[PDB]
RNA sequence: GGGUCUCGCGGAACCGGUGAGUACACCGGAAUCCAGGAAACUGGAUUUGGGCGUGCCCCCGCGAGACC
Repeated sequence: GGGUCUCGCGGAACCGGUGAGUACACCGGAAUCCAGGAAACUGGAUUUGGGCGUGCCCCCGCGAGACC
């Protein structure tokens, strides 16, 4: 260095859908900001890692360490 492990800190909220079979790929509501409108609404920009037993797990990034 690279493998396994371990620990710490990170990885917008909510609801629903498609195809998988793992922990992925995707879609719609939605949310935040701007603009218009008296309003219902409309246009623009931006946006969340996942699995299912929903409280546990997997994955990703950063840091520390153990052992080969």

Background: An RNA structure (JIIIabc RNA (68-MER)) with a sequence from Hepacivirus C, in which 68 nucleotides are resolved. Method: X-ray crystallography, resolution 1.81 angstroms. The entry became public in 2019. It was solved together with Heavy chain of Fab HCV2 and Light chain of Fab HCV2. Entry title: Crystal structure of hepatitis C virus IRES junction IIIabc in complex with Fab HCV2.